Source information
Shown are 755 nucleotides from a PDB entry: RNA (stapled 16S-23S rRNA,stapled 16S-23S rRNA,stapled 16S-23S rRNA,stapled 16S-23S rRNA, nucleotides 2768 to 3523) from Escherichia coli. It was solved by electron microscopy to 2.96 angstrom. NCBI's taxonomy places the organism under Bacteria, Gammaproteobacteria, Enterobacterales, Enterobacteriaceae, Escherichia. Rfam match: Bacterial large subunit ribosomal RNA. A reference for the family is Yusupov et al. (2001), "Crystal structure of the ribosome at 5.5 A resolution", Science. Ions in the entry include magnesium and zinc. The PDB entry is titled "E. coli 70S d2d8 stapled ribosome". Primary citation: Schmied et al., Nature (2018), "Controlling orthogonal ribosome subunit interactions enables evolution of new function".
Context: one part of a larger RNA, bound to proteins that are not shown
C1' cells in the first nucleotide's frame, strides 16, 4: 500500500438558552434554569510521585472532535516552626559484628558491642491575612526543656540494687461530651394566583489552649519504732518478720463551673471600585430535651489460648569527693540548630504501555424517614464522566407490559418470574436433646378523634428543709420529651403502598461439621480437621538445616517431642507371617582390608673336558593361617507392604 | 428348582460382621414394586458381587453444604407463538481515524 475514509471515539449521571471573549464557540468565562453524588463522585493525610501548585502569555505537536480552554508549550512567582514531622533518646523482629570458634580459598556462625520502627520518650491555642504557605506569618493569650549567673539552704556521688514504664480476648453499665432538635430572644419579611399581623415565614443565636477549682467514677487501710541467711558489695530503698497506735489518709479522674473574654467572631445595614471584590459599623449570643461506635476507661466484671522490650522518669546507696563540688527552691538570663513543609493523594498527578469502567492504608461522619455506616431523597461541598447533529429499518444489547394455556422448553426450570417487614397465634417426622424451626400456615397494620386539650415511662427547675457548707442530702412537682394499646369515625382497587426485603415442601449419593485449594477454564466427593492408632525418641533425644562450628526441636523432658496411616460421633474392626519388609537371636556354613607359611621361576659366586648343575642376596609369582558386620540360617510382627480358592455328587413334583 | 450335607484337589490362609445392578454390575434399559397417560434417570426390594468388605477402614448417622441425582406446590415469554413499547448501538450527516490478511 490493502481492507477503508470502514470499525471506533472508553460507563445510558443530561442537558437548554441569554450575554461576553474571539479569526472562529455544542465544549472557555459570567448569569439563570435542569440533572447526578452526598459513609462520596465531599473534606484532611500517609505511601508513591516530583512542580502537576499560582499568575501572565501561546495553540505547531499533545488532548480520540473543535478549542479562545488545559495536568500541553514558554516566562515569572510561590513552601517562613523551641511546640507539626524527621533528626535526636530507647528498644522489637531481624542485620552486621573486635577478639573467638569453624571452614580447600572465597567464606559460615557468633560473644562483647553496634544498628534497626511498624512501638515507648518535653512543650500552642483561638482569631486574622496571600493569587499561591500557614497550629509556621500577624494579633491576643500561653506553655516546655536546657545552659549561665545569683541568694538562701544541705549529703552529693553508677556501667550497680529496687519501683515505674508495662501491655490479652470478649462483655456490661453508669457518668459525660461532640452533635442534633425545639422553645425563648434578636434582626428582617406581609407575599406574581384564593387566603396569610399570626398556634405565620426566613436567617442568626459562636467563643480555644492555658490557669484555678476538684466532681460522677476507679484503686488502696495510714503512721510509728525495733530486728533480719534475700536483691553478686552497700543501702535510710525493696522484700520478709514482730510490737503498738488511729479509720480516715492517700493516689488516680471524664465533664462541669470560674477565668481567659470591657476581647475576638457575628445576621444584617450603610459607603468606594480597576465589577474580580474591598473599607466601616454592629443586634441577640440563652434554655430545655435527645444523644454517640468519642471520653472517664491502660478502668470494672468474666474467660483461657495466659496476653513485647529497653530508655526517659522516681528512689537507694558504693568507690570517690569532703568544707570544694554537687543537690534543689526562688529570681535573673541566654538558647532551642539542621532537614521536610507548594500540589495530587479511591486519583487524568501513585501501581496498571493510555487523560485506562481495575488496584490502593488511616482520619472526620449534617437533616428527614430507618434497627442501621443498609436504602430513598437532600445539606455543606462537589460533579454532568473531551466527538456532536439527525432519523426512528432489519438485527444485536439493556429493560417494561402481555390475551388463553402454564415447564408442553431444555442435557438440565438455564434465565426470568415469585417469596420478602414487625408483632401475635400456630408448627410434624427425626435427633448427638442443642436442634430441626423463621418449619409449614395464618391474622393485624393508613389517617383523624377520644380515653389523655400529650398517656405510661424518662428528665427534672424554682421554692421550702437540714447542713462534717459543698459541684452537698432531703422534699417537691413547674417546664420539656414521649412510646405502646383500646374504642369510634373515615378515604382508596390496594396502608410492611416506593427503595429496601427468605420461595417452600418431600426422598436419596458423598463428605461429620467451620474452614482450605489449581492467581488467569476444575471450589468438589479432593486437602485440612478434632478424635484414633502404630512406631521411633532417656536428653549432648530422635529428627532436620549445615564439609564444620553451630542452630531448630526446646530454655521443652515420655501426660514431652518426631514420623506414618486413618478421619467427629454411634456400633465395630474377622482369618493368613508362605513372599517382600522390620524386630530379636547367634550355634554352624560362606565372607573384606590385614598377615605372608609353603612351592615354582629369573639372576650368578661356584664346581664342570660340556650338556649342564647351582648357595647366599636381590627379585617375579603362588597364597597356609588369622579375620567383623552382612547374607544363608532360627524365631516373632499385618491399624507393616500385602492376600483372603477350585471341581464334582446329593432332600417328598 | 435348589442344596443344610458329603467327597477330594490346592494354598500362607481361603472373604467374618455388615452391605450389595452400588461414585464399584460387563452382559443391562437385569427383574419386581412405587411414582407418571407414557419413567434407559430417581426411590424401595431381590442377589447371578464380570470385578464389595472391615483404620490405602466397614456399615449407620442429627446438624451442616454456592456439593451430585429425583419429585411436588407456587410462579412465570422457558415454550405453543410471538406481539407491542422505552432507551444504547446499527443507518444518514459534519470532524477524527484503526486492524487481521494479501
Nucleotide at each position: 500500500a490493502u481492507a477503508a475514509g470502514u470499525a471506533a471515539c472508553g460507563a445510558u449521571a443530561a442537558a437548554g438558552c441569554g450575554g461576553g471573549u474571539g479569526a472562529a464557540a455544542a465544549g472557555c468565562c459570567c448569569g439563570c434554569u435542569c440533572g447526578c453524588c452526598g459513609g462520596a463522585a465531599g473534606a484532611c493525610c500517609a505511601a508513591g510521585g516530583g512542580u502537576u501548585c499560582c499568575u501572565g502569555u501561546c495553540c505547531a505537536a499533545c488532548g480520540u472532535u473543535a478549542a479562545u480552554c488545559g495536568g500541553g508549550g514558554c516566562a515569572g512567582g510561590g513552601u517562613g516552626a523551641g511546640u507539626c514531622g524527621a533528626c535526636c533518646c530507647c528498644u522489637a523482629a531481624g542485620g552486621c559484628g573486635a577478639g573467638g570458634c569453624c571452614g580447600a580459598a572465597a567464606g559460615g556462625c557468633g560473644u562483647a558491642g553496634u544498628c534497626g520502627a511498624u512501638g515507648g520518650g518535653a512543650a500552642a491555642c483561638a482569631g486574622g491575612u496571600u493569587a499561591a504557605u500557614a497550629u509556621u506569618c500577624c494579633u491576643g493569650u500561653a506553655c516546655u526543656u536546657g545552659g549561665u549567673g545569683u541568694u538562701a539552704c544541705u549529703g552529693c556521688g553508677a556501667a550497680g540494687g529496687g519501683g515505674g514504664g508495662a501491655c490479652g480476648g470478649a462483655g456490661a453499665a453508669g457518668g459525660c461530651u461532640a452533635u442534633g432538635u425545639u422553645g425563648g430572644c434578636c434582626g428582617g419579611g406581609c407575599g406574581a394566583c384564593g387566603g396569610u399581623u399570626g398556634u405565620c415565614c426566613c436567617g442568626g443565636u459562636u467563643u480555644a489552649a492555658g490557669c484555678g477549682u476538684g466532681u460522677a467514677g476507679g484503686c488502696u487501710g495510714g503512721u510509728u519504732u525495733u530486728c533480719c541467711a534475700g536483691g553478686c558489695a552497700a543501702a535510710u530503698c525493696c522484700g520478709g518478720a514482730a510490737a503498738a497506735u488511729c479509720a480516715a489518709g492517700g493516689c488516680u479522674g471524664a465533664g462541669g463551673c470560674g477565668u481567659g473574654a470591657u476581647g475576638a467572631c457575628g445576621a444584617g445595614g450603610c459607603a468606594c471600585u480597576a465589577c474580580g471584590g474591598u473599607g466601616c459599623u454592629g443586634a441577640a449570643g440563652c434554655a430545655a430535651c435527645a444523644a454517640a461506635u468519642g471520653c472517664c476507661c491502660u478502668g470494672c466484671u468474666u474467660c483461657c489460648a495466659g496476653g513485647a522490650a529497653a530508655a526517659g522518669c522516681c528512689u537507694c546507696u558504693a568507690a570517690g569527693c569532703a568544707u570544694c563540688a554537687g543537690g534543689u527552691a526562688a529570681c535573673a538570663u541566654c538558647a532551642a540548630a539542621u532537614c521536610g513543609u507548594a500540589c495530587c493523594c479511591c486519583a487524568a498527578a501513585c501501581c496498571g504501555a493510555c487523560a485506562c469502567a481495575g488496584g490502593u492504608g488511616g482520619u472526620c461522619a449534617g437533616g428527614u424517614a430507618g434497627a442501621g455506616a443498609a436504602u430513598a431523597c437532600c445539606a455543606a461541598g462537589g460533579c454532568g464522566c473531551u466527538u456532536g447533529a439527525g432519523a426512528g429499518a432489519a438485527c444485536u444489547c439493556g429493560g417494561g407490559u402481555g390475551a388463553a394455556g402454564g415447564a408442553a422448553c431444555u442435557a438440565g426450570g438455564c434465565a426470568a418470574a415469585a417469596u420478602g417487614g414487625u408483632g401475635c397465634c400456630g408448627u410434624a417426622a427425626c435427633u448427638u436433646c442443642g436442634g430441626g424451626a423463621g418449619a409449614a400456615g395464618g391474622c393485624a397494620c393508613g389517617c383523624u378523634g377520644a380515653u389523655a386539650u400529650g398517656u405510661a415511662g424518662g428528665u427534672g427547675a424554682g421554692g421550702u428543709c437540714c447542713c462534717u457548707c459543698g459541684c452537698g442530702g432531703a422534699u417537691g412537682g413547674a417546664g420539656c420529651u414521649g412510646a405502646a394499646a383500646u374504642c369510634a369515625g373515615u378515604c382508596g382497587a390496594a396502608g410492611a403502598u416506593a427503595c429496601c426485603a427468605g420461595c417452600u415442601g418431600g426422598c436419596u449419593g458423598c463428605a461429620a461439621c467451620u474452614g482450605u485449594u489449581u492467581a488467569u477454564u476444575a471450589a468438589a466427593a479432593a486437602c485440612a480437621c478434632a478424635g484414633c492408632a502404630c512406631u521411633g525418641u532417656g536428653c549432648a533425644a530422635a529428627c532436620a538445616c549445615g564439609a564444620a562450628a553451630g542452630u531448630g526441636g526446646a530454655c521443652g523432658u515420655a501426660u514431652a517431642c518426631g514420623g506414618u496411616g486413618u478421619g467427629a460421633c454411634g456400633c465395630c474392626u474377622g482369618c493368613c507371617c508362605g513372599g517382600u519388609g522390620c524386630c530379636g537371636g547367634a550355634a554352624g556354613g560362606u565372607u573384606a582390608a590385614u598377615u605372608g607359611a609353603u612351592g615354582g621361576g629369573g639372576u650368578u659366586a661356584g664346581c664342570g673336558c660340556a650338556a649342564g648343575c647351582g648357595a647366599a642376596g636381590c627379585u617375579c609369582u603362588u597364597g597356609a593361617u588369622c579375620g567383623a558386620a552382612g547374607c544363608c540360617c532360627c524365631g516373632g510382627u499385618a491399624a507393616a507392604c500385602g492376600g483372603c480358592g477350585g471341581c464334582c455328587g446329593u432332600a417328598a413334583c | 428348582a435348589u442344596a443344610a450335607c458329603g467327597g477330594u484337589c490346592c494354598u500362607a490362609a481361603g472373604g467374618u460382621a455388615g452391605c450389595g445392578a452400588a461414585a464399584u454390575u460387563c452382559c443391562u434399559u437385569g427383574u419386581c414394586g412405587g411414582g407418571u397417560a407414557a419413567g434407559u434417570u430417581c426411590c424401595g426390594a431381590c442377589c447371578u458381587g464380570c470385578a464389595c468388605g472391615a483404620a490405602u477402614g466397614g456399615c449407620g448417622u442429627a446438624a451442616u453444604g454456592a456439593u451430585g441425582g429425583c419429585c411436588a406446590g407456587g410462579c412465570u415469554g422457558u415454550c405453543u407463538c410471538c406481539a407491542c413499547c422505552c432507551g444504547a448501538g446499527a443507518c444518514u450527516c459534519a470532524g477524527u481515524g484503526a486492524a487481521a490478511u494479501u